[PDB]
This is an experimental structure of RNA (crRNA) from Pseudomonas aeruginosa, together with DNA, with 87 nucleotides shown. Entry title: CryoEM structure of type IV-A Csf-crRNAsp14-dsDNA ternary complex. The sample was in a buffer at pH 8. The source organism's lineage runs through Bacteria, Pseudomonadota, Gammaproteobacteria, Pseudomonadales and Pseudomonas. The entry also contains Csf1, Csf3, Csf2 and Csf5, not shown here.

Context: bound to proteins that are not shown
RNA sequence: GUGAACGGUGGAGCAACACCGCGUGUUCCCCGCAUACGCGGG
DNA sequence: GGTGTTGCTCCAGAAAGGGTGTT
DNA sequence: AACACCCTTTCTGGATTTATTT
Numbered sequence: 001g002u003g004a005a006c007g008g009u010g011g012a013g014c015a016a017c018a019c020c021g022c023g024u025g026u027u028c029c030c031c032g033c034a035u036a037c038g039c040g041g042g
Numbered sequence: 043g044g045t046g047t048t049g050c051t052c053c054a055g056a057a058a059g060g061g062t063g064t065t
Numbered sequence: 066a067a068c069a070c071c072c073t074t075t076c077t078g079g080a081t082t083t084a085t086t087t
Stems, first nucleotide, its partner, number of pairs: 009054005015048005029042005055076009
């Protein structure tokens, strides 16, 4: 004899689906506002 | 005159004691 | 017959964070 000389950032993982088109045929129960003359809705 | 889901996980320490073998 | 080798516990205190890479 460079406070030098030596040291791997690696291993595994499907972007393409989802939400749209398709059945019921007529007066029965309950809840509020009223206060029943009726309105609203489950 | 569209939008939700997924939206990272592991690790980079040495000492000390006890149980086993080559030979 | 003793050092070489392997396996398995164990021990210690604090606290914040940006952005020049199709």
The work is reported in "Type IV-A CRISPR-Csf complex: Assembly, dsDNA targeting, and CasDinG recruitment" (Cui et al., Mol.Cell, 2023). The structure was determined by cryo-EM at 3 A resolution and released in 2023.